[PDB]
Solved structure of RNA, together with DNA, 144 nucleotides shown.
Context: bound to proteins that are not shown
RNA sequence: UCAACUUG
DNA sequence: GGTCCGTAGGCACGTCTGCTCGGCTCGAAGTAGACCAAGTTGAT
DNA sequence: CACAACCACCCCCTTTTATAGGCGCCCTT
DNA sequence: AAGGGCGCCTATAAAAGGGGGTGGTTGTG
DNA sequence: TCTACTTCGAGCCGAGCAGACGTGCCTACGGACC
Numbered sequence: 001u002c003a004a005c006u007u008g
Numbered sequence: 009g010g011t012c013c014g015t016a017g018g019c020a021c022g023t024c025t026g027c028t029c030g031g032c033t034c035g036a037a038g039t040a041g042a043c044c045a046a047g048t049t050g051a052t
Numbered sequence: 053c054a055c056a057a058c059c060a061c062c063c064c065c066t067t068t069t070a071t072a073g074g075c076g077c078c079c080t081t
Numbered sequence: 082a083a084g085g086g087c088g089c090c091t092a093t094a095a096a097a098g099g100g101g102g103t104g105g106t107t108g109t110g
Numbered sequence: 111t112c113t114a115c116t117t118c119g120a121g122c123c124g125a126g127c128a129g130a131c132g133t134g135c136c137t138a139c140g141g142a143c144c
Stems, first nucleotide, its partner, number of pairs: 001051005007045002009144001015138001018135012031122007040113002053110013067096015
C1' cells in the first nucleotide's frame, strides 16, 4: 500500500 | 385662346414568396459523489 | 515489442604429452 | 544376454591463425 | 446505481429577412372642346 474479516 | 383632364409609359415602392443566419430548444453523453470510528490478520 | 540484422569479443578448433577414472561401442562366450 | 576389451572423454600447460557463436546495437511496421 | 448536473452537437425550426412581381405616382404630351 492492498485485501478480507469482525466491532458499534 | 385658355383651361381642364385623361392616358399611358418608367420607375419605384411595397406585399408575397423562398434561403440563410442566429437562437433556441431538445437528447445524450463523459465526470462526480456515494456514514463514523474502531479492531485484527494476511500478503506482496 | 521482441522480430531482424549489425556491432563487437571471445572461444573453440588442432597438435603434443603423461596421468587415472569414467564411459560407450564393438567383439566374444 | 551378458561380460570384457579396445577405444574415446576429460583436465593441464602453451603457441599458432582464423571460423563461428554470443552478448550489446538500433532501427521496422 | 442514481441522479443530478454542465456542454454540445445537430437539428431544426422559425422567422425574418431579403429579393422580386405588380400596382401607384408624378409628370408630360396629345387630343378634344370651348
Method: electron microscopy, resolution 6.13 angstroms. The entry became public in 2023. The sample was in a buffer at pH 7.9.